[PDB]
Context: bound to proteins that are not shown
This record gives sequence, C1' cells and structure tokens, in this order.
RNA sequence: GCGAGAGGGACACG
DNA sequence: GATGGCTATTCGCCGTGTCCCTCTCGCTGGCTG
DNA sequence: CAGCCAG
DNA sequence: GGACACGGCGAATAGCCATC
Repeated sequence: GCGAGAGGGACACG
C1' cells in the first nucleotide's frame, strides 16, 4: 500500500 | 416555394450480480559535460 | 550516455 | 493511426402531404 492484466473458488435443473 | 406538421430513421447514452484467493507488471523525451 | 529536467 | 455486444429510451433530424 493505488491501477491494469491473467488465472481460480463459491453461487436453484421442476 | 416555405412553415406546419406527422411518421420514420439515425444516433447517442445508459445499464448489463455478490464475495473471496493467487500471480505479475506499471509512459516517453531533451540539455549537457 | 544519465541527473535533472519535463511533454 | 481506429475492431464481433444487446436492448431500451430519448432527441434530432429526413422524407412526405397540406396550405398560403
């Protein structure tokens, strides 16, 4: 001790 | 021929769930010794 | 070429 | 020195018929 980007978890099938 | 005046078409503006974890990077140019 | 400037 | 979003709302025109 902010912003952008990436990945990820949890979320009704009567 | 121009203002009224009605329907249609563009064209901008506004919006489009909550909470959490991890990681990595963060603008470009000139004077001068 | 980089401190100190700045566009 | 410009890239696949949609849907709805509201304002400014564009185009067409009417009258002085």
Notes:
An RNA, together with DNA: 74 nucleotides with solved positions. The reconstruction used 40,816 particles. It comes from the structure "De novo backtracked transcription elongation complex of Mycobacterium tuberculosis RNA polymerase on a linear DNA fragment (TEC-Backtracked)". Among the 5 different proteins in the entry, which are not shown, are DNA-directed RNA polymerase subunit alpha, DNA-directed RNA polymerase subunit beta, DNA-directed RNA polymerase subunit beta' and DNA-directed RNA polymerase subunit omega.